[PDB]
Molecule: HISTONE MRNA 3' STEM LOOP
RNA backbone atom coordinates (compact mmCIF):
# COMPACT_ATOMS: atom_id res chain seq x y z
C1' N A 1 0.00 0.00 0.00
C1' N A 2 -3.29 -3.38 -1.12
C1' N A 3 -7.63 -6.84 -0.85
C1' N A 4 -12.64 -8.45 2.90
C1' N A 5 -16.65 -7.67 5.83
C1' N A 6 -20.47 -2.58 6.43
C1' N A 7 -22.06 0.64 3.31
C1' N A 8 -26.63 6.17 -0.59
C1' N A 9 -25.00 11.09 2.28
C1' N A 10 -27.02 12.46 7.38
C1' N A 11 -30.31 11.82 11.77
C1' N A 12 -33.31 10.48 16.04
C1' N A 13 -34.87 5.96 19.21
C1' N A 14 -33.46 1.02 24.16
C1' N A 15 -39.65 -0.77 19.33
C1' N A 16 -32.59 -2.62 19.99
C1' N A 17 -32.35 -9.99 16.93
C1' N A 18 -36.06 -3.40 16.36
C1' N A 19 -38.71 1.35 15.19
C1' N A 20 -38.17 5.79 12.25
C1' N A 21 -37.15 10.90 9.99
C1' N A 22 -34.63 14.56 6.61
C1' N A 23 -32.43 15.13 1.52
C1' N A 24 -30.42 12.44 -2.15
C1' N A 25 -31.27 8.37 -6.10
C1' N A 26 -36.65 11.47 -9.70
RNA sequence: GGCCAAAGGCCCUUUUCAGGGCCACC